The RNA (tRNA-Asp (P-site)) from Mycoplasmoides pneumoniae M129 has 75 modelled nucleotides. Method: cryo-EM, resolution 2.9 angstrom. The entry became public in 2024. Ions in the entry include zinc, potassium and magnesium. The entry has 31 different proteins, among them 50S ribosomal protein L5, 50S ribosomal protein L33 1 and 50S ribosomal protein L23. Entry title: Mycoplasma pneumoniae large ribosomal subunit in chloramphenicol-treated cells. Taxonomically the source falls in Mycoplasmoides pneumoniae (Bacteria, Bacillati, Mycoplasmoidales, Mycoplasmoidaceae). Rfam match: tRNA. Rfam describes the family as follows. Transfer RNA (tRNA) molecules are approximately 80 nucleotides in length. Their secondary structure includes four short double-helical elements and three loops (D, anti-codon, and T loops). Further hydrogen bonds mediate the characteristic L-shaped molecular structure. tRNAs have two regions of fundamental functional importance: the anti-codon, which is responsible for specific mRNA codon recognition, and the 3' end, to which the tRNAs corresponding amino acid is attached (by aminoacyl-tRNA synthetases). tRNAs cope with the degeneracy of the genetic code in two manners: having more than one tRNA (with a specific anti-codon) for a particular amino acid; and 'wobble' base-pairing, i.e. permitting non-standard base-pairing at the 3rd anti-codon position.
Parts: sequence; C1' cells; structure tokens
RNA sequence: GGUUCCAUGGUGUAGUGGAUAACAUAUCUCCCUGUCACGGAGGGGUUGCGGGUUCGAUUCCCGUUGGAACCGCCA
Repeated sequence: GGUUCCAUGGUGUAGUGGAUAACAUAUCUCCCUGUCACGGAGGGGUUGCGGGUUCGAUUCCCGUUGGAACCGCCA
C1' cells in the first nucleotide's frame, strides 16, 4: 500500500432478512444470618459516527473512525 471481518447495557456474547432487542455476569432493594460469603424473592440498565432509501433504519446502501485477520511477490 491493497483486501475481508467486527463495533449491541458496566463486562462477555446472541438475535432482527425493515415495524421486536435478549442471555449470563455485574448493579440495586428486600428475606437470610451474631455478622458476612453462598442462598431465596423482586427490581432495574443497550445498536461506533456520518450521510442517503423508506411512512419508519441497529438491520438496507455509500462514506469516515477504532480494533483485528490476511496478503504485499518475479527479477
């Protein structure tokens, strides 16, 4: 220098072929206990930025960032 992939809650990851976003940990409140850990009940918290299409974009399209994975040879 070129090419493919990813960006979802506080952290690790699913989904959505446009109309909808969950899982675990974590967090909070309350049982629990001399107390605390573990346990039980309930509660809560989400689509990298931009710009187009659509009545409607996390999903569709083109660009811009960050992180990776591949290549960059024959003289």